[PDB]
Record summary:
Keywords: RIBONUCLEIC ACID, RNA. This is an experimental structure of RNA (THEOPHYLLINE-BINDING RNA), with 33 nucleotides shown. It is bound to theophylline (TEP).
RNA sequence: GGCGAUACCAGCCGAAAGGCCCUUGGCAGCGUC
Numbered sequence: 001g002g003c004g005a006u007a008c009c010a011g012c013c014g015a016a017a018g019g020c021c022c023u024u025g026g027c028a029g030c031g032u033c
Base pairs, nucleotide, nucleotide: 001033002032003031004030008026009025011020012019013018
Other pairs, nucleotide, nucleotide, family: 005029cWW006023tWH006028tWW007008cHS014017tHS023028cWH
């Protein structure tokens, strides 16, 4: 640096639920090369 997995807070969308978003808005953590 890439890839995979992972969705809290905030934000956005929405009547609600939910959805969107992934190394950041936040100097996260794990696995792998």
Record summary:
It comes from the structure "THEOPHYLLINE-BINDING RNA IN COMPLEX WITH THEOPHYLLINE, NMR, REGULARIZED MEAN STRUCTURE, REFINEMENT WITH TORSION ANGLE AND BASE-BASE POSITIONAL DATABASE POTENTIALS AND DIPOLAR COUPLINGS". Method: solution-state NMR. The entry became public in 2003.